[PDB]
Context: one part of a larger RNA, bound to proteins that are not shown
RNA sequence: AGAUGGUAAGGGCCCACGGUGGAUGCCUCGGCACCCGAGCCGAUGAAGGACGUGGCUACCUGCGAUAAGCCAGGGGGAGCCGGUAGCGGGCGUGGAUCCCUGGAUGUCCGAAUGGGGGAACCCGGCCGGCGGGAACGCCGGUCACCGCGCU
RNA sequence: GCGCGGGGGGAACCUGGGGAACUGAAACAUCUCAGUACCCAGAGGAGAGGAAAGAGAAAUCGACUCCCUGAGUAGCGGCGAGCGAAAGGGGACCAGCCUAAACCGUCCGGCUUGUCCGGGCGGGGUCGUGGGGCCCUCGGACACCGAAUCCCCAGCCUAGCCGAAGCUGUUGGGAAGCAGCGCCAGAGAGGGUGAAAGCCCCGUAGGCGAAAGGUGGGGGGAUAGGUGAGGGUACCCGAGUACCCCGUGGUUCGUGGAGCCAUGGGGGAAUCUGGGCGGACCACCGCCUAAGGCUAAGUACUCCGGGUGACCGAUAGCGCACCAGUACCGUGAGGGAAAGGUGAAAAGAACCCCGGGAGGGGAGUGAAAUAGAGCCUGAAACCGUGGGCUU
Numbered sequence: 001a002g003a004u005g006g007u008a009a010g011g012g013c014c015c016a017c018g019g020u021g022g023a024u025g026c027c028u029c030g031g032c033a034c035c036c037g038a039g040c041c042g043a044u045g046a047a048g049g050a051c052g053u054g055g056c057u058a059c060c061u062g063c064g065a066u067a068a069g070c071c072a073g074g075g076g077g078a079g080c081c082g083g084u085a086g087c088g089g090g091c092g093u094g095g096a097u098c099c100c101u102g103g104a105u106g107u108c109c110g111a112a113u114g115g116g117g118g119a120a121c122c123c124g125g126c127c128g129g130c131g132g133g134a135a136c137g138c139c140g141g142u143c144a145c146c147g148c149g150c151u
Numbered sequence: 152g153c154g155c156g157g158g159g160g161g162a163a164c165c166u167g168g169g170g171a172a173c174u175g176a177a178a179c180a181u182c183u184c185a186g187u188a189c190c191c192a193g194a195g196g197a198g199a200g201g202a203a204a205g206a207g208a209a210a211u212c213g214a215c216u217c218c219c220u221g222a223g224u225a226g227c228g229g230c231g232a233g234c235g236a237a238a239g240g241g242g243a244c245c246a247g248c249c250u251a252a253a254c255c256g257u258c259c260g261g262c263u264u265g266u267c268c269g270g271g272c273g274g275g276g277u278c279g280u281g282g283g284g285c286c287c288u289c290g291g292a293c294a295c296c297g298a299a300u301c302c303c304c305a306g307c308c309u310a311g312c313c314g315a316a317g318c319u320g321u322u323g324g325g326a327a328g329c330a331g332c333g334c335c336a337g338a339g340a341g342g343g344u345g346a347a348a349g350c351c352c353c354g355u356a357g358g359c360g361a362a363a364g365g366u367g368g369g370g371g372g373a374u375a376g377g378u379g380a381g382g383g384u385a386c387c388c389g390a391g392u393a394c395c396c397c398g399u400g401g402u403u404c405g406u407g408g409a410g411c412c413a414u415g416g417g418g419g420a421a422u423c424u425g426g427g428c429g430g431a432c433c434a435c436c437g438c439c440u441a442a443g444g445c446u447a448a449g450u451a452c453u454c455c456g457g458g459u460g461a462c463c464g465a466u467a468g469c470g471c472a473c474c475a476g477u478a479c480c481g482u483g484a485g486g487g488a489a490a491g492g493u494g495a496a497a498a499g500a501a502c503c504c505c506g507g508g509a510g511g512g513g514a515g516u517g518a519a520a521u522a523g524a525g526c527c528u529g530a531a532a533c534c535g536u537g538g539g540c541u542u
Stems, first nucleotide, its partner, number of pairs: 010542010025527001026492002030463002032460006038453002040160002048109003051064003055087002059083002061068001070103006079091003114123003124143008145157006164195001165193005175182001179229001205212002216243005226234002247445003250389001254274008279423001281388003284384005295377002300373005306366004311359003317332005333350002335339001341353003394418008404430001425440005479486002499526001502513004
């Protein structure tokens, strides 16, 4: 004089395993269609609600100050105190829970109808009651309007 | 003052009272959409309709409603777009009744007191082979028809109950699989049980059952109510109605030769020898009996219970499988979500270790723990760590 290889800040493809994500398959306490059955409720206060209601109870469900329920009849057959365990307490083969029928209770709003009203609140008259009870307040009853028929 | 009733709600279905427009006509006004959507009132478990002033050409049908035909017919139609019958026939069901008036009595009121008029009620009467009233002759009521109203009952609904027949071992976390002998079946529909069960469980076929409430259209009983012939009278037979005209709606009918059926306006009769209709009208021949009312069933729907699926399977199916007409949005009317799955059994991970926790590592439960609860399976995008090759 000449000539090629290793270095990858980071990048690319491939492989492996994960994270994210929630397709897919499978499930079904839901829905949809059709065919049957059945078909009214209400001033004896409906349909809907409100607020309450449990020893402890946010919600849901049930129930209404007799408040997860009161009575009776019928059905059942060993468990039960709803969903719901826990704390704390109970009931049941002298038949409970639970199912069915009837009845009882059923705050307040609501056609809402004593009168008001911004539904779930406010204020009354008459009669009966309660408290010392006259003033007050609570409880039970009663009090809208229209139509028709009686006087 | 007394009593009976009414007010309001209800998914669709029903009747009535009102009633669009987009659109179609390849523009648009008549026309269409459409008596639709919607608003209103009312009715009910259905609602409407319903006993011929009907059809229509058959000496003919015989209430009404609902299905199939008739028939895209006849017709309607800026004869455009388009709209669109009825009779008839086959079916479903299937029953018809009340009154008004004449006339008779009654109570009440009027009064120009009369053999008056009027009102309430009772009697009578209800129909197209016209019927009814009144008078007269016969003629029936131990007869015949008979409820839609009462009563009873069965049947059903609202709880329930009996219900055949299998054991052993093998693999497995678990048997119901598989194997070995059985058995029942008027039951071999289905669902559960650790997996794949006629005989383990709940059931299934087949049978039983209400003291009480509801229903009762089926069976029976009773009551209301009603049913005949002849002759004579000419008393009655639904009034501001029919009828005619003007203005409209209904029907297939859009003014057409435009009837029929309803009616806002004006005129305005008759009572069987009366009246309407058979598509102007007239004659004839016929068919019906308007101006009062009720009437089951066959038909519609599906809030609710049940059955079934060449229906869905969590972006599907209802908006909602899950405390959804909720959260949230909107002043309000109103709008309107997302979100399902450990395991056969919580056996839901004591205790120890790092950490304030959270979260991990051990231990332990489980067949399985990338089944550990921001739980079946765990795709792809997308984010990582490691390796190979490469720049």

This is an experimental structure of RNA (23S rRNA, nucleotides 6 to 525) from Thermus thermophilus, with 542 nucleotides shown. It comes from the structure "Crystal Structure of tRNA Proline (CGG) Bound to Codon CCC-U on the Ribosome". Method: X-ray diffraction, resolution 2.94 angstroms. The entry became public in 2014. Crystals were grown from: 4% PEG 20k, 4% PEG550 MME, 0.1M TRIS-ACETATE, 0.2M KSCN, 10mM MgCl2, pH 7.0, vapor diffusion, temperature 293K. The entry has 49 different proteins, among them 50S ribosomal protein L17, 50S ribosomal protein L20 and 50S ribosomal protein L2. It holds a match to the Rfam family "Bacterial large subunit ribosomal RNA". Its Rfam clan is "LSU clan".